[PDB]
Context: bound to proteins that are not shown
RNA sequence: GAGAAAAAG
DNA sequence: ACCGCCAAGAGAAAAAGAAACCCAATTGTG
DNA sequence: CACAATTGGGTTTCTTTTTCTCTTGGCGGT
Numbered sequence: 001g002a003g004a005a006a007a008a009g
Numbered sequence: 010a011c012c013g014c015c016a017a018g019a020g021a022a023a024a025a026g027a028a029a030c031c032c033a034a035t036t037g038t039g
Numbered sequence: 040c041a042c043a044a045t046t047g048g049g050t051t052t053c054t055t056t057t058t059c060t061c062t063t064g065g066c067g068g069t
Base pairs, nucleotide, nucleotide: 001061002060003059004058005057006056007055010069013066014065015064028051029050030049031048032047033046034045035044036043037042038041
């Protein structure tokens, strides 16, 4: 830095 | 118990998807 | 120099926080 996802408006 | 090693093909699997949409570019124009 | 009307390609209302791994998995007979 990109990915696999998760929880609030 | 520990590095060793190793060959990763060619398969149809077509996977999501398209549907707007807008904002910048390009050969043509004066 | 100064435009320039039309033709494709990245993006799709918005705002916070959080964890993890970046192919390894399988085979091997000493």